[PDB]
RNA sequence: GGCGUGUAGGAUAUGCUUCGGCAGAAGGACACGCC
Repeated sequence: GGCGUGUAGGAUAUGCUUCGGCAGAAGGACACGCC
């Protein structure tokens, strides 16, 4: 996450942009109940 709380994940859309770098979803995975 389907459906809900816990918790791990990215320039994936999209945004600012030296297009380098920073930001970041909707939705989708892992417990707990399935998986």
Released in 1996, the model rests on solution NMR data.
An RNA: 35 nucleotides with solved positions.
It is bound to flavin mononucleotide (FMN).
The entry is an ensemble of 5 models.
Primary citation: Fan et al., J.Mol.Biol. (1996), "Molecular recognition in the FMN-RNA aptamer complex".
Entry title: SOLUTION STRUCTURE OF FMN-RNA APTAMER COMPLEX, NMR, 5 STRUCTURES.